[PDB]
Context: bound to proteins that are not shown
C1' cells in the first nucleotide's frame, strides 16, 4: 500500500538488438 | 560505455474496474 491491472516522471540491477 | 525497447525493484504523481 483497500484489491487488481495499468500510465507519466526518476533511479538502480539486468536482458535483447545495434555501435 | 552509448542508442532504443523491455524485465525486476524503487521514489513521486495519477488513471480505470470493483454495489
Nucleotide at each position: 500500500g483497500g484489491u487488481a491491472a495499468c500510465u507519466g516522471u526518476u533511479a538502480c540491477a539486468g536482458u535483447u538488438a545495434c555501435c
An RNA structure, in which 38 nucleotides are resolved. Primary citation: Wacquiez et al., Viruses (2020), "Structure and Sequence Determinants Governing the Interactions of RNAs with Influenza A Virus Non-Structural Protein NS1". The entry is indexed under INFLUENZA VIRUS, RNA-BINDING DOMAIN, RNA-PROTEIN COMPLEX, VIRAL PROTEIN. It was solved by X-ray crystallography to 1.75 angstrom. The PDB entry is titled "Specific dsRNA recognition by wild type H7N1 NS1 RNA-binding domain". The entry also contains Non-structural protein 1, not shown here.